[PDB]
Context: bound to proteins that are not shown
RNA sequence: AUAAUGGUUUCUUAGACGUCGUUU
DNA sequence: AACGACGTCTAAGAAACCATTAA
Numbered sequence: 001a002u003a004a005u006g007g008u009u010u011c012u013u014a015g016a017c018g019u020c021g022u023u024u
Numbered sequence: 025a026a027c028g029a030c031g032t033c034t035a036a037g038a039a040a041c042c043a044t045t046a047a
Stems, first nucleotide, its partner, number of pairs: 003045006010038010
C1' cells in the first nucleotide's frame, strides 16, 4: 500500500512464586 | 546467606495472515 478494525494462531517481555544447588 | 538456573501462574503486547464495508 485510499482506509477502518474484527478474528485466528504463535512468540516475547514483565511481575509473582517455588526447588535442589552454588558462592561464601 | 552469598547469585545464578531453572520450572509453574498471570497479564500485556507484537508479527502474520484471514474478512467485510455502518440498526
An RNA structure from Geobacter sulfurreducens (strain ATCC 51573 / DSM 12127 / PCA), together with DNA, in which 47 nucleotides are resolved.
The PDB entry is titled "Cryo-EM structure of the target ssDNA-bound SIR2-APAZ/Ago-gRNA quaternary complex".
Ions in the entry include magnesium.
The sample was in a buffer at pH 7.5.
It was solved by cryo-electron microscopy to 3 A.
The work is reported in "Structural insights into mechanisms of Argonaute protein-associated NADase activation in bacterial immunity" (Wang et al., Cell Res., 2023).